Method: cryo-electron microscopy, resolution 2.46 A. The entry became public in 2025. Shown are 640 nucleotides from a PDB entry: RNA (28S ribosomal RNA, nucleotides 3521 to 4221) from Mus musculus. Among the 70 different proteins in the entry, which are not shown, are 40S ribosomal protein S10, Small ribosomal subunit protein eS32 and 60S ribosomal protein L38. Rfam match: Eukaryotic large subunit ribosomal RNA. The reconstruction used 235,429 particles.
Context: one part of a larger RNA, bound to proteins that are not shown
RNA sequence: ACAGCCAAGGGAACGGGCUUGGCGGAAUCAGCGGGGAAAGAAGAGCCUGUUGAGCUUGACUCUAGUCUGGCACGGUGAAGAGACAUGAGAGGUGUAGAAUAAGUGGGAGGCCCGGCCGCCGGUGAAAUACCACUACUCUCAUCGUUUUUUCACUGACCCGGUGAGGCGGGGGGGCGAGCCCGGCUCUCGCUUCUGGCGCCAAGCGUCCGUCCCG
RNA sequence: GCGGGCGGGCGCGACCCGCUCCGGGGACAGUGCCAGGUGGGGAGUUUGACCGGGGCGGUACACCUGUCAAACGGUAACGCAGGUGUCCUAAGGCGAGCUCAGGGAGGACAGAAACCUCCCGUGGAGCAGAAGGGCAAAAGCUCGCUUGAUCUUGAUUUUCAGGACGAAUACAGACCGUGAAAGCGGGGCCUCACGAUCCUUCUGACCUUUUUGGUUUUAAGCAGGAGAUGUCAGAAAAGUUACCACAGGGAUAACUGGCUUGUGGCGGCCAAGCGUUCAUAGCGACGUCGCUUUUUGAUCCUUCGAUGUCGGCUCUUCCUAUCAUUGUGAAGCAGAAUUUACCAAGCGUUGGAUUGUUCACCCACUAAUAGGGAACGUGAGCUGGGUUUAGACCGUCGUGAGACAGGUUAGUUUUACCCUACUGAU
Numbered sequence: 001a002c003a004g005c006c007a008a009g010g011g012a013a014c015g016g017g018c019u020u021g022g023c024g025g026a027a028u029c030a031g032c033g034g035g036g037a038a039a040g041a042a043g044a045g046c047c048u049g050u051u052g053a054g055c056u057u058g059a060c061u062c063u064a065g066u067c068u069g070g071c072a073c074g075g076u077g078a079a080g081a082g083a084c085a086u087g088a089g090a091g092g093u094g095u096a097g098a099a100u101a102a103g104u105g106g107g108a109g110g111c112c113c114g115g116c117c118g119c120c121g122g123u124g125a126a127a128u129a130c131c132a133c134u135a136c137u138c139u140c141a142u143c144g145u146u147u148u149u150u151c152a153c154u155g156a157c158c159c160g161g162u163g164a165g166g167c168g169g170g171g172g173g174g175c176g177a178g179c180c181c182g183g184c185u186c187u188c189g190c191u192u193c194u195g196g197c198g199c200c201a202a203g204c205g206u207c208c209g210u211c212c213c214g
Numbered sequence: 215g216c217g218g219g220c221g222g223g224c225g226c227g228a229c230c231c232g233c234u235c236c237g238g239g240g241a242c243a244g245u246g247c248c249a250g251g252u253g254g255g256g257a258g259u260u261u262g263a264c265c266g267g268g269g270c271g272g273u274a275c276a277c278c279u280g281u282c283a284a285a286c287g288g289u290a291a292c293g294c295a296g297g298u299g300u301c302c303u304a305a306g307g308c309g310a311g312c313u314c315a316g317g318g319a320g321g322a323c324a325g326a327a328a329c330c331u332c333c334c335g336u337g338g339a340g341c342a343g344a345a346g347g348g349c350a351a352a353a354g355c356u357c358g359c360u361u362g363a364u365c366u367u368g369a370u371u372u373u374c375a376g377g378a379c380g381a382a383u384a385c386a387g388a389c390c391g392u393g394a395a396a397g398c399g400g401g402g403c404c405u406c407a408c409g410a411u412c413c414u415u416c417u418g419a420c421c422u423u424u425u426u427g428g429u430u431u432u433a434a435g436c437a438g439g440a441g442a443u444g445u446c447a448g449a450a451a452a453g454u455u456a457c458c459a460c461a462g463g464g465a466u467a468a469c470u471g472g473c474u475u476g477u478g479g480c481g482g483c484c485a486a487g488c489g490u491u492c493a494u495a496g497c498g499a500c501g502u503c504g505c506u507u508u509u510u511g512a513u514c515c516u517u518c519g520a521u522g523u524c525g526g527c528u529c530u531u532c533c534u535a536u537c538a539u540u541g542u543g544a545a546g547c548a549g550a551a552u553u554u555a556c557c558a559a560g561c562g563u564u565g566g567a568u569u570g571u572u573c574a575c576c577c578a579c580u581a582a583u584a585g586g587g588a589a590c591g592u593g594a595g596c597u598g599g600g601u602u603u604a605g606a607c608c609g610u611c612g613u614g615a616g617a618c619a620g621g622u623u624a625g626u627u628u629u630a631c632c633c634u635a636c637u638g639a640u
Base pairs, nucleotide, nucleotide: 002016005022006021007020008019009018027640028639029638030637031636034634035633036632038629039628046463047462048461049460051459052458053455054454055453056452059259060258061257062256063255065252066251067250068249069248070247071246072245073244075153076152077151078150079149080148081147082146083145084144085142086141087140088139089138090137091136103133104132106131107130109117110116111115112114157239158238159237160236161235167232168231169230170229174188176186177185178184179183181182203226204225205224206223207222208221209220211219212218213217214216262275263273264272271292276298277297278296279295280294281293299446301402302401306360307359308358309357310356311355312354314338316334317333318332319331320330321329340349341348345405346404347403362389364388365387366386369383370382371381372380390399391398392397413441414440415439416438417437418436421435422434423433471515474511476510478506479505480504481503482502483501487497488496524599525597526596527595529591530588531587532586533585534584537562539560541556542555543554544553545552564578565577566576568574605623606622607621608620609618610617611616
Other pairs, nucleotide, nucleotide, family: 001017cWW004036cWS010015tWH013471cSS013472cSS014470tHS032635cWW033034cHS033630tWS033634cWW036594cWH043045tWS043468cWW044520tWH045467cWH046267tSS047466cWS050449tWW056614cSS057059cWH057613cWS060254tHH064253tHS074243cWH075155tWS092093cHS095097cWS098118cWH100102cWS101122tWH101124tWS105131cWW107129tWW108109cHS108128cWH118129cHS121124cWS128129cHS154241tWH156240tHS156242tWH157243tWS162164cWS173189cWW175187cWW180182cWW201228tHH202227tHS253255cHS259451tWS260452cWH261453cWH264292cWH272274tHS278344tWS279345tSS283290tHH284289tWW297406tSS299444tWS301342cWS304361tWW304363tHH313352tWW314339cSS315335tHS325326cHS325327tWS325328cWH337338cSS337339cHS337350tHS339352tWH348353tWS352353tHS362399cSS367385cWW368384cWW377447cWS386400tHH393395tHS393396tHS409443tHS409448tSS410443tWH424432cWW443448cWS453615tSS463518tWS464468cWH466518tHS467518tWH469517tWH470516cWW473512cWW475477tWS477509cWW484500cWW485499tHS486498tHS488493tHS489495tHS492546tWW493498cWS514515cHS522627tWS524570tSS528592cWW534559tHS536538cHS537559tWH538581cSS540557cWW559561cHS562582tSS563583tSS563584cWH567575cWW569573tHS570599cSS570600cSS580582tHS592595cHS604625tHS612614tHS612615tHS630632cHS
């Protein structure tokens, strides 16, 4: 799907259909909830997929933000320091020593003028007078190099206020304080008992009238 | 021309000069660009496989030994018993010389075990790794000399598709070791001990390219080693989801049913004993044979485009392995009470406290208060207490998201008018 009465059997192991039995009589009404493994939904549990998504973190790989350094905008003046170099000086020992003969080369030459400084002598581990070099440290410096720390400036840049309303000096006079024998120095800018009023000038000093009167 | 009146103008009153309105910072902050750190705030992705379901556990995922394995070879299971990711300049190679384990008999200290000597010794020892095979003037032990564990081209075996890797076998060409020599030796007596492309690194040549030519660095190439992939023919990889999603699966778990009956339950046989005496009134050890599917397992045949799930309530029928009642048999049956057994399921098998409970336990009546089945009967019959979503709490676990086979509280129970069945009615 077709359908619709049962029992057992076997069967994908619980049949309405198949086998074997029981059986089976039109068309219907009201009820009923045994069955139709009744309907509703490509099971909600599970498992699989090299299918996802929400969430988390000590998963993998990244990422916005952040923190930090460098370069640019990005200037003007003072001081200081670190280093790196350049010169100049000084330094304890298996240790009896011409230091601890703190390190290297070379041979006995030099200072006196025969003596001493001297490997020849701890049989100076070489350890040395004579010389020039560097070796691990310290200090002083350099018109040297570079990198840094601090202070100041304004002009870029930033912030705040305002209707961008008196900023910085010089004053002048007045209020005073001091000092000297009229000055000299300094101060100050007219408002502090009342829960009033306050602007759009008074006053001076000059210049006009194409305006009038003597 | 001065005066007066009327109407006006300018200056001072309200000082002058000085370059930024005033103040505060300031070559900083800040901005642009690169560099390092931090960065589940955010993004993307991953989080193996096998598996008597999955998970947890193991590795049966790459290899070797014996067995399975059914006397060629091959042969499976999360079959059985085991081993491997090494170790060795010798434990590689050659030559020579010896004989091992064990036992008997002797010898100062010396004894069950020190060392010396004779005898017996077929290996009963050793050969490094596990096991099997093999081996005696060996392959074992002890010395001596050495680097065949070296440089090359092909062929072949094993697994196999007759690709590869690993491992191995016979040759061939060099250069060597050993021994008097024949010979033997290119690793380990034999069967295990390991690794692609790309990338990197070293080594080799009077090497080849390095782009118009030339020189020199550099880089690239050719050949052989090495750095590794053990999920071992070789992705670069953590979790949670009970807020979940999709494609599917009865290829696969959580019910019924079916096979099985270990376990559970119920019987039987034998007779050692118990029962004062006496195996068998009633029991029954050591053993042994069954039945049942009202226990739990084992398995995965059916159902995952769904067979509504614990218990109770309600209602019917069935079984007997009989608690009572009818009729009997037996007794360790005097009576009463009780126990054992037979026919036998017609009839009956209750009211309550606690618990969601099945189960259990107690209280009380009773003739008795027997046990079970029917999709562990019965949710379009109910109920929803429990279990089984989403809210929330505690404990423990987790860094966390979250987990708990632990406790707790709240949490939608749909549809019949169809067919049959049954109840009544024409």